Method: cryo-electron microscopy, resolution 2.2 angstrom. The entry became public in 2025. An RNA structure (16S ribosomal RNA) from Escherichia coli, in which 1539 nucleotides are resolved. The work is reported in "Basis for selective drug evasion of an aminoglycoside-resistance ribosomal RNA modification" (Dey et al., Nat Commun, 2025). Entry title: E. coli 70S ribosome complex (N1-methylated 16S A1408 + arbekacin). It holds a match to the Rfam family "Bacterial small subunit ribosomal RNA". The family has 99 seed sequences and 42,628 matches in Rfam 15.1. Its family is annotated with structural constituent of ribosome and ribosome in the Gene Ontology. The entry also models magnesium and zinc ions.
Context: bound to proteins that are not shown
RNA sequence: AAUUGAAGAGUUUGAUCAUGGCUCAGAUUGAACGCUGGCGGCAGGCCUAACACAUGCAAGUCGAACGGUAACAGGAAGAAGCUUGCUUCUUUGCUGACGAGUGGCGGACGGGUGAGUAAUGUCUGGGAAACUGCCUGAUGGAGGGGGAUAACUACUGGAAACGGUAGCUAAUACCGCAUAACGUCGCAAGACCAAAGAGGGGGACCUUCGGGCCUCUUGCCAUCGGAUGUGCCCAGAUGGGAUUAGCUAGUAGGUGGGGUAACGGCUCACCUAGGCGACGAUCCCUAGCUGGUCUGAGAGGAUGACCAGCCACACUGGAACUGAGACACGGUCCAGACUCCUACGGGAGGCAGCAGUGGGGAAUAUUGCACAAUGGGCGCAAGCCUGAUGCAGCCAUGCCGCGUGUAUGAAGAAGGCCUUCGGGUUGUAAAGUACUUUCAGCGGGGAGGAAGGGAGUAAAGUUAAUACCUUUGCUCAUUGACGUUACCCGCAGAAGAAGCACCGGCUAACUCCGUGCCAGCAGCCGCGGUAAUACGGAGGGUGCAAGCGUUAAUCGGAAUUACUGGGCGUAAAGCGCACGCAGGCGGUUUGUUAAGUCAGAUGUGAAAUCCCCGGGCUCAACCUGGGAACUGCAUCUGAUACUGGCAAGCUUGAGUCUCGUAGAGGGGGGUAGAAUUCCAGGUGUAGCGGUGAAAUGCGUAGAGAUCUGGAGGAAUACCGGUGGCGAAGGCGGCCCCCUGGACGAAGACUGACGCUCAGGUGCGAAAGCGUGGGGAGCAAACAGGAUUAGAUACCCUGGUAGUCCACGCCGUAAACGAUGUCGACUUGGAGGUUGUGCCCUUGAGGCGUGGCUUCCGGAGCUAACGCGUUAAGUCGACCGCCUGGGGAGUACGGCCGCAAGGUUAAAACUCAAAUGAAUUGACGGGGGCCCGCACAAGCGGUGGAGCAUGUGGUUUAAUUCGAUGCAACGCGAAGAACCUUACCUGGUCUUGACAUCCACGGAAGUUUUCAGAGAUGAGAAUGUGCCUUCGGGAACCGUGAGACAGGUGCUGCAUGGCUGUCGUCAGCUCGUGUUGUGAAAUGUUGGGUUAAGUCCCGCAACGAGCGCAACCCUUAUCCUUUGUUGCCAGCGGUCCGGCCGGGAACUCAAAGGAGACUGCCAGUGAUAAACUGGAGGAAGGUGGGGAUGACGUCAAGUCAUCAUGGCCCUUACGACCAGGGCUACACACGUGCUACAAUGGCGCAUACAAAGAGAAGCGACCUCGCGAGAGCAAGCGGACCUCAUAAAGUGCGUCGUAGUCCGGAUUGGAGUCUGCAACUCGACUCCAUGAAGUCGGAAUCGCUAGUAAUCGUGGAUCAGAAUGCCACGGUGAAUACGUUCCCGGGCCUUGUACACACCGCCCGUCACACCAUGGGAGUGGGUUGCAAAAGAAGUAGGUAGCUUAACCUUCGGGAGGGCGCUUACCACUUUGUGAUUCAUGACUGGGGUGAAGUCGUAACAAGGUAACCGUAGGGGAACCUGCGGUUGGAUCACCUCCU
Ligand code: 84G
Repeated sequence: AAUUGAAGAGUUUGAUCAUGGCUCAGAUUGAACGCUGGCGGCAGGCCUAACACAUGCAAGUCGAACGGUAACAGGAAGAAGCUUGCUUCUUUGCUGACGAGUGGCGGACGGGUGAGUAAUGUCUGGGAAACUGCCUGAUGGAGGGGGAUAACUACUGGAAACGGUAGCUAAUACCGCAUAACGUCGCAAGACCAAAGAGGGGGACCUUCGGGCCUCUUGCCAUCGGAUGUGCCCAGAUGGGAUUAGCUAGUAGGUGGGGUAACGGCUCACCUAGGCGACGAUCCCUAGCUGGUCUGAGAGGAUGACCAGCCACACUGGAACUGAGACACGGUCCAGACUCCUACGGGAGGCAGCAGUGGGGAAUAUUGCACAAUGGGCGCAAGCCUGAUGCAGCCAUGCCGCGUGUAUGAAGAAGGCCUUCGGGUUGUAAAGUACUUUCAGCGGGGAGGAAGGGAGUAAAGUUAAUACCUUUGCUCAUUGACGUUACCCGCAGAAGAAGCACCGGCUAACUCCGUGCCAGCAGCCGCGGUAAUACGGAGGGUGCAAGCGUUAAUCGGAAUUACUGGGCGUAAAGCGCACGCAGGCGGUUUGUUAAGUCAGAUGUGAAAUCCCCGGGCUCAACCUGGGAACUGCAUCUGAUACUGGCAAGCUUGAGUCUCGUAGAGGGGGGUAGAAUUCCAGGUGUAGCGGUGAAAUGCGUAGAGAUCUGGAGGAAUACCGGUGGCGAAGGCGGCCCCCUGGACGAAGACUGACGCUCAGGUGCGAAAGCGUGGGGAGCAAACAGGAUUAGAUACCCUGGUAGUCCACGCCGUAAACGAUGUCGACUUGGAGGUUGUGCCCUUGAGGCGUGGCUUCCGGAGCUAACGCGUUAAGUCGACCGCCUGGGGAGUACGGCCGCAAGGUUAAAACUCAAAUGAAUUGACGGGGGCCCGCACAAGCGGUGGAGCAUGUGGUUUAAUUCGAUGCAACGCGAAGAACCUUACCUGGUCUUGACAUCCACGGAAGUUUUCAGAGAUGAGAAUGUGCCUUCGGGAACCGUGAGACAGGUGCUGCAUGGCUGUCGUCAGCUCGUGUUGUGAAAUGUUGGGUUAAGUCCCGCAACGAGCGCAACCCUUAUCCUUUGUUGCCAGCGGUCCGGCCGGGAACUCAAAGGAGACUGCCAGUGAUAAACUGGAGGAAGGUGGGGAUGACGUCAAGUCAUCAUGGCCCUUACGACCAGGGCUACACACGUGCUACAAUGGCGCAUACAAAGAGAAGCGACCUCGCGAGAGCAAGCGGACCUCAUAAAGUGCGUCGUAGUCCGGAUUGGAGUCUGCAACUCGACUCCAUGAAGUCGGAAUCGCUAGUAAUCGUGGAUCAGAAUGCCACGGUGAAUACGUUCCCGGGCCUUGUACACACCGCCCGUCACACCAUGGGAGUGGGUUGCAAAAGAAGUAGGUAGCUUAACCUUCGGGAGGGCGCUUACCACUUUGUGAUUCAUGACUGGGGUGAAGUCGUAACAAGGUAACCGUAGGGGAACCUGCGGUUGGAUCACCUCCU
C1' cells in the first nucleotide's frame, strides 16, 4: 500500500416546454450460426432426453491368520537315453511361490448426476440426551477347554445359472468354562461380562523335538482419554400466487409401557381438548443450497457453468441383512417395464464411473498412454490395484503472446476509378536495389518434474549374544507416460502464412454506374415513384483483426418500482362520503429499567476468489508468498440523551357543564294562495291552434273567447342573495310535534382520554326494479304531420311507462374544488354573513375580539395555465392510488343483486408513439369596425338564329407542338396557298444545310442545253481578278480523313431570364432595448383620422428599411419666345380661292415659365390630427387618365424565343426536295360579328373630326370599265403630296307592320388583283338566288360620366389577307335611398382535436384477407383428493405339526434353536366417485392488423340540435330521445324596440 467514485444521444410538434414509452452507445457468456483462418501458452467443452444403450475398462489385497499344492521355478531319491554327468520318465509342498477355498480388511472412500426437495434441506449463531473402525496416551489382562465346517474325497441333479447326499480336516472361524474392575445393573448389599496368536533370531532347561526356554517384532481383550467422523435439538434468514382463508385427531399436551447409540407421538393404552393461521396457515406453481459469479459509483439487480463445502439420488416401487459406519452406484430379497440366453424346466442385466453408439437438439470431443509424480485400498515390506490422478488426442470456445517481413525506391510506371479532359487518385503502393530469418520446415545437442526404493557396508540402541531387528551415516547400479519435452546450436531461402464489417443521422469513413415505390435495405428515425453519399456492383475510404459479424441472454444507461432516489388540480394516479376494530404514530414534568440505540472486549465469519505489495514461467495470460478485506453473526462488560416499558404528576391537545345566537339540517302531521287540466251550465259566432312556412289536430254535433259552480293532482312566484345549513348526496309557501349539529361570553370540571385507519359497518342524485295506491302538468317508447337525396332525428299534433305517495331493493354520476384526513407556521387589499366587549348611540357611529364565506394579489411553488393564510408555499402523522397507447375496466373465476347489472380483475396480440400546457398562423353556418359594379338603383348584353374564330371530341397518312377553374379557349400566332412548318407520303445526302482546323485542285463569276416532280446529275461556252529566298499565300469554289457539326428530341418536379395571379390589396420586416426557460412577444397594439402602417395623441419602447404619397408622362387655364409648309383680326385690289401684297394679332405648332397649397374664411374637433361648408379661381380637397406591382403564394406558365445541368439520336430523333396536312366533321363549349326592323330600310341633296402611315412606299389629275380595277403619269422621305368623301346627323320622297322594299346565309354564272402558283385553300366586284331569324329555357356578363350605348377613322403583322388586336375622334344617357341581405378583402378580438392549414380533421357499421383470443354439445391426455379391495418379500408377535453339533442332565431327557403354519405392518395391482390442468372441437362473440372497396357525417368552429357523465328506451351505423348532473360551452342592445 489494499472496494478514490456517478457523462449521454435519436425519436411525438409548423415550432416550444413538460410528461411518457421505444431504440442506441458499455460490460459480460458453458454460447450457437455465416465468411474467413498461421503458430504457441493457459483454461474450458450435452445447458436438451434423471432418454435407451452394443463393445471394452472403472476394487481389490493379505502365505508374516489357516487347511493346503492346480499352475512354473528350484531342491532332494531313483529308472533310463547313458556322453560319463547333462537330459526323458517315476517319487518327495522340501522351498520360492501360488490357482481355488476358510479368515481379516477394504467394496459406506474415491468418481457421477441435479431428478426430488420451498424446508427431516441450506447459511449464520448456539445447545444436549449420543455413538465413533483405522490413528494415538495411560492403566491392566492375555489360563484352560469343546463341537463344527469350507476346500478335499466318493457318488449324484441341472444345457447352463447353481446344486444335492455321506466321510474327513484347519485356524487369529465358532461356543462354554476359569478370573472381573475403575466396567454394567443396583441407594446400598450384592449379580455379571474377554481374550488369538503369529513371524525373525539364539546361548538355553529342553524336547515324545507342536513348540516349552532367552530375545525382538507384531498381533488379541477390558476401562478411561485425545483426535476424527456421524446422529439429534433450538433461533433468525432462505422464491411466486389470496382469481388459494381456514387447516389439523396421533392431531397438541400429560401419565405408564415399549423402542433407539441417543432426547422425542418415535410407537402403543388411557386422560385432557387442544395446536397452527392475515407477522399468510392450508393449497397450487417453480426450484438443489452456500462460498461465490456478472453487472453497478453505491444501494441494488441478475445468477449458482468450472473450482471448494453441504444435501439428495443411483432402471422404477418397497424392504431389510452384514457392518464402527449403508437401509449400500458397479451387494442382497420381492414386484414392475424393457432387453437378452434357453434343451421351455429356468436363468441374466441396469454407463446420472471412462471412452463410445442411437436419439433429441442451434449446439459441446478419443471406444488414446501411464501408474513416472500426488493421493487412496490391502501388506512388515517388496509389491498389486487405481478411466482418481498425471498426460496426450479433437474443437479460434474464451483469455494472453507472436508471426504473415525490414530499409530504400518517382518512372509519381502500367492498369483501375473519377475528371470541370487540364488533371486527379490508387501511391513508396508496386516494380527495382540492399538486408533480416522470429515462427513453420530440416539436422544436431539437451534441463526439470526423481523424492524414493533395491543391494552392500560403518556406527548406535535392544538382548546372554559382537544374533535378529530398529535408527543414523557411507558406497554401488537403477526408477519419466508426457517425450522427436522446454530450451540451445546450425541449414537454405521472403521464402509457407489476411480476412470480416461498415461509409444518410445517431457514429469514424464518398463518388460513378444500374435500377425506377420494382428489385431490395432497415437497431431507431427512415430510404427506393428515371440525377439514390441509405437498394445492387465498382473505385476510394473508416474500424477491427486470426478473427470479424449476426442471433440469443443479464446488468447498465432507466431517477422507467424512485430505501439511497419519483409522483397523484388539467399529462396515469384522492375511494362518492362518513364511523370505526386490528395496525402505524403520538403533548408536557419527575423517578426507575435498560428492549431499541451507542462504546469497548471476546469468539466466529473454511480454503479458493476480489483488492495491495512481492516472487516464478524470455513477457503476458497463468501460477504463487504475505497482507488487507470478508460490510455479518453471537456472548460479556459499560453509557442513559433519544424511542420503548413501568410508576407518579401537569394543563396547552381532547372532552363535560352554565346562558344565549343564526340557520331551505332531518323525520311526522295539518293548512293557504296562484296557475294548468277536466266536468256541468250561461252569453256568443266562425274560426282556433301551431310553424321559418305549413300540415296533422280541434270547431256549426257550437269550438276558441268570456262568466258561474264543482273535482283532482303536483310545485311553492315575489322574498332570493359567488346568501344559509348539512360528512357527502342534498335541503326553499305557512303552522305545530319529535330531533341532530355549529358558533359566541365567562367561569368551573376530567387530566392525553389524541390523529389516521387495511378488513368491517352505515349513508349515498337521477334513472331502474318489486308490491300496493295515485295520476293534473310534463314526457322515454309509440302514432301521425312536416323537413330532407334519405330523416328510424332536430320542429309540430297526440301520447304510455315514469315523474308523486308507502315499504323494500339497486349502490352508480363530470357523486368535481377533476384538489384524502388531522396539526403547526408564513406579507396584504376589498367585500358578504353571524356572534360578542368597551366607549357619550349622544342616526345609518369610534375602538377591539371570534366563526363561516367570495374576489384580487406578494414571497414561494408550478411544464405552463395558475395556486397563493380556505395554498397547488414550508413541514409532520396515517391511509388510498399511478407506472406508454390500444386490447380493457374487457374475459374468466369469486362475492353481491329479483333483474338491469355492480365490485375485484388479467393475458395473448399489436404500435412507436399516445398525452398536458402554451406559441404563430389558418379557419368558423363566432363577435366588432371598414372597404370593393359586392349587393341594392339602373342601362345594355350573352345563353336561342346565321356566320367568323379558338378549344374538346371524333376522323385522318398527317390532321405539328404548347396553353387547361377564377389566373386555358380571337391564347404563343403583330396575320398556315408555296415558303412559314415542326407534321404525313414518297424521292434523296452522309464531316454533312450551318462553324474552325489540314491537304489537294481550281480565281471569283457569267451565258446556254439534256434527264428529272424537284432535290440533283450530265454537258457546252465564257471569265482567271489578288502574294511570290515560293513543301506555299490572301478573298472564293470543289474533292478526302478526321477531330466535329446538327436536334422545335425528353425532363419548366434540376435551372437562368421573362410572365400571370392574390392585388395597386396596405401591408411586410429588421437593429438595439425590454418581457418570457422557450417557441415567441413588444415596436406594428389603444383614442381619433385618412384612399393609405396617412397623420396627431398616448404608450417599454427607441430608431430604421421595403411598401403608401411625392419625384415621371398626358389632359384642363394663362404668360414669354419663334412664325413655315401653319394662321388671317386690321389694311389694297383681286380670277372671290389666304389668293395676293401684307400682318403679326388670333387658332396652332413646341420650348421655357405661372398656376392648386386646405392655401384664405366660418363652424366642429383634446386647443391636435383632421372634418363640413363658403369665397376666389380654368381647375378644390391625391382636378381627370396613365406608368409605377412590397415580403411572398400557386413545385402556376414557358427547355418551342433565347440560355442552360442531366439524359438521349448520330448513313439519323441530323440535312435537301415535290405533293399533302395544320382549313377534316354525327357532335359539345368559349369569345365575337350581323340580324330579327318604322327611334327603321331605300333614293336624292347636304354639314361637322381626331389620330396615323408612306421609298421593295403612298400614288393626285386625266382616259377607259356598271364594278372590283386598267392605261398614262405629277407630287411627296413629306404641318407642303398621297392614302382621304368621315359616319351616325339634317332636309325632302317612299315603304305602312308583311317573314316585308326586314335579314342577309347558301348556291350558279361571269370577272379583277396579288403571287411561279388561288383545286384542296385567298381577298374583292357584277348578275341571279333570298336559309334561319318575328327579341331568345335554366342560367349568366359589363358598366358610376364624356362612362355605358351607338357611329365611323387609322396602325402593326403583311406580296396577297381581320368580324381579331392596338389606337383615334363624333353623338351621348339612366341610376346610386342605403349596407338589412349575397360574394371577396383589410384590422382587432374569440374557439379550435386544423399546420400540403375546412378542398382540414375525423366516427361507426358493411364487405375481403391474416393473426391471437372468449363461449361451445363434446373428444384425447397429465396430476391429484376421498372411500374401499389387495397382500410379493421382509421384519415382529403366536404356535397345532416336523426337526435339532456346542449348554445342563439322574444319561431318561431338559433348555434353547431351526423349518412349517398363522396374525400385524406394507409395495405392485383393482374398483367407484370428485377436483385441477393441458390439447383439441361443428358453430358462435368481439379484438388487432392490412396504399388508393360500400353507407352515411357523430365529434373538433355556436361543427351548423353546445359537449360530456350515469341511467333507461329505441334505431343499418355513427347515434337519437327522456331524467338528473358538470363546464372540460360560443355569442351578451351584437340588432328593430322600453326603460
Ligand atoms: C369513408 C370511406 C372509407 C375505408 C376504406 O374511407 O381500409 O382495408 O377500413 O374505413 O368509407 C367515406 N367517408 N372507408 C375503411 C371504414 C370507416 O371509414 C372507418 N371509420 C372504420 O374504422 C373502418 C372499419 O370498418 O371502415 C377502411 C379501409 C379502406 N380501404 C381497410 C384497412 N383499414 C386498411 C387496409 C384496407 C385493405 N383493403